18S rRNA, nucleotides 605 to 1107 from Saccharomyces cerevisiae: 486 nucleotides with solved positions. Entry title: Hypomethylated yeast 80S bound with cycloheximide, P-site tRNA, and A-site tRNA, messenger RNA, PRE. Rfam match: Eukaryotic small subunit ribosomal RNA. On this family, see Cannone et al., BMC Bioinformatics 2002: "The comparative RNA web (CRW) site: an online database of comparative sequence and structure information for ribosomal, intron, and other RNAs". Rfam links the family to the GO terms ribosome and structural constituent of ribosome. It was solved by electron microscopy to 2.2 angstrom. Ions in the entry include magnesium and zinc.

[PDB]
Context: one part of a larger RNA, bound to proteins that are not shown
């Protein structure tokens, strides 16, 4: 090739898999909110004319 | 259609101003000059204006009147060589190699041997959305050119270095000198708590009733009665089934009983009282993130089973007996030990099931019904026109659930989730 190892990206009603059920520590994740909004300058560009330069 | 521009479109930036931090000195190269006693010819759109006296210098040098802490992002330094990517070169082509290349070869000239990556973490660097942290609640709070507020020193200080003096030199706590808008983010259709009336077959102690079974005494009557497809195992004149009056004894909790209620699950149904408990609803009541999940730990956890004491009617693994059968040491019948109840202990499994974790947020069209709550040109048994309580209508919140159909989803059966999934990422745990 194989998303048959999984972040990316797999499944778990019946194919293999939801712990009997509830607490509850690490772990993991955790609602909103505090300067926003307007003006003035400087300082570059795949970009409609320097036209005796077809 | 061949090389355009301060009249500019859009962008990537950086600076001031708007209530807008750059805490503050140390010395001067005189703040991208908020000073014109002088004064510069470039003959009329508008960016090449000399000597600028000083005059309020953050675009700069370590002494502290010097720092919240980080995570992420940017940019740089560095990160062997060889290997890889890749630039040039006719190795005769190629793999390679780093060579080669050009004059008239008269005594030589020259290209090269390039660049890119090399992860994390350190180092330096801009940013300050996103995510944590942290500050002023008994104010111990913050600003000072307001105040003899302890203590520490160096150079110049007096004729040589002073261990004696006012100062600059900053702490914890000072008469306040008082400056100040003096200092507490919301109330999450998150969460815990209070509070009110309720509602439940939710738990636990007691208690009380119901019929019905087996037995047991009395009665009445007489031969059969039980049980099967059919029978027989048993019981009958020692009256056995069957009837009526009672008694005891253990379990149980019909009908009412539902696509209905509680409970974490297991499970919970007769009535009364006592004990705590719970969710839902109402609330303009409280705290203020206390929150979801959850390795290790833990409580309960049907039924059978196991120890011990009660108890011990029924039914009924073991057995035991009659049947049927080839055999039946099964199924059918009649018995019938342990169990089946209960107290103290254990055990910890189930097709313990919705075979569908747990939290949260959207998305579909109805009818029910349970709890609680709002409301009415509504009724109803009372006052034939009163809270109430019961019903009917119109809402809500919550809940066990149904019915179409799926737009969605699935391999279908099907799933209002099993949907919002190659347009693939709310947040957790277990398990193939």
């Nucleotide at each position: 090739a194989a998303g048959u190892u999984g972040u990316u990206g797999c499944a778990g009603u019946u194919a293999a898999a939801a712990a009997g059920c509830u607490c509850g520590u690490a772990g993991u994740u955790g609602a909103a909110c505090u300067u926003u909004g307007g003006g003035c300058c400087c300082g570059g560009u795949u970009g409609g004319c320097c036209g005796g330069u077809c | 259609g061949g090389a355009u521009u301060u009249c500019c479109a859009a962008c990537g930036g950086g600076g001031c101003c708007u209530u807008u931090c750059c805490u503050u000195c140390u010395g001067g190269c005189u703040a991208a000059c908020c000073u014109u006693g002088a004064g510069u010819c470039c003959u009329u759109g508008u960016g090449g204006c000399u000597c600028u006296u000083g005059g309020c210098g953050a675009a700069c040098c370590a002494g502290g009147a010097c720092u919240u802490u980080u995570a992420c992002u940017u940019u740089g330094a560095a990160a062997a060589a060889a290997u890889u990517a890749g630039a040039g070169u006719g190795u005769u082509c190629a793999a390679a190699g780093c060579a080669g290349g050009c004059g008239u070869a008269u005594u030589g000239c020259u290209c090269g041997a390039a660049u890119a990556u090399a992860u994390u973490a350190g180092c330096a660097u801009g940013g300050a959305a996103u995510a944590a942290u942290a500050g002023a609640a008994u104010a111990g709070g913050a600003c000072g050119u307001u105040u003899g507020g302890u203590u520490c020193u160096a150079u110049u200080u007096u004729g040589u270095u002073g261990g004696u003096u006012u100062c600059u030199a900053g702490g914890a706590c000072c008469a306040u000198c008082g400056u100040a808008a003096u200092g507490a983010u919301u109330a999450a259709u998150a969460g815990g708590g209070a509070c009110g009336g309720u509602c439940g077959g939710g738990g636990g102690c007691a208690u009380c009733a119901g019929u019905a079974u087996u037995c047991a005494a009395u009665u009445g009557u007489c031969a059969g009665a039980g049980g099967u497809g059919a029978a027989a195992u048993u019981c009958u004149u020692g009256g056995a089934u069957u009837u009526a009056u009672u008694g005891a004894a253990g379990a149980c909790u019909a009908a009412c009983u539902a696509c209905u209620g509680c409970g974490a699950a297991a499970g919970c149904a007769u009535u009364u009282g006592c004990c705590a408990a719970g969710g839902a609803c109402g609330u303009u009541u409280u705290c203020a993130u206390u929150a979801a999940u959850c390795a290790a730990g833990a409580a309960c956890g049907a039924a059978a089973g196991u120890u011990a004491g009660g108890g011990g009617a029924u039914c009924g693994a073991a057995g035991a007996u009659g049947a049927u059968c080839a055999g039946a040491u099964a199924c059918c019948g009649u018995c019938g030990u342990a169990g089946u109840c209960u107290u103290a202990a254990c055990c910890a499994u189930a097709a313990a099931c919705u075979a569908u974790g747990c939290c949260g947020a959207c998305u579909a069209g109805g009818g029910a019904u349970c709890g609680g709550g709002u409301g009415g040109u509504g009724u109803u048994u009372u006052u034939u026109u009163a809270a109430u309580g019961a019903c009917c209508c119109a809402c809500u919140c919550g809940g066990c659930a149904c019915c179409u159909u799926a737009c969605g989803a699935g391999a279908a059966a099907u799933c209002a989730a099993a949907g919002u999934c190659u347009u693939u990422g709310g947040g957790u745990u277990c398990u193939g």